Solved structure of RNA with a sequence from La Crosse orthobunyavirus, 35 nucleotides shown. The depositors describe the entry as "La Crosse virus polymerase at replication initiation stage". Arragain et al. published it in Nat Commun in 2022: "Structural snapshots of La Crosse virus polymerase reveal the mechanisms underlying Peribunyaviridae replication and transcription". Protein in the same entry: La Crosse virus polymerase.

Context: bound to proteins that are not shown
């Protein structure tokens, strides 16, 4: 590189002034 | 191609053959 099979819920995210 | 960009990115990932 190509074929088959498997996996995957979020920017893991958010402030000082009410 | 598209998104982003006068910071190397996304453009799925893994295993087997």
């Nucleotide at each position: 590189a190509c074929u088959u099979g498997g996996u995957a819920g979020u920017a893991c995210a958010c402030u000082a002034c009410u | 191609a598209c998104g982003a960009g006068u910071g190397u990115c996304g453009u799925a990932c893994c295993a087997a053959g």
Description: Released in 2022, the model rests on cryo-electron microscopy data to a resolution of 2.8 angstroms.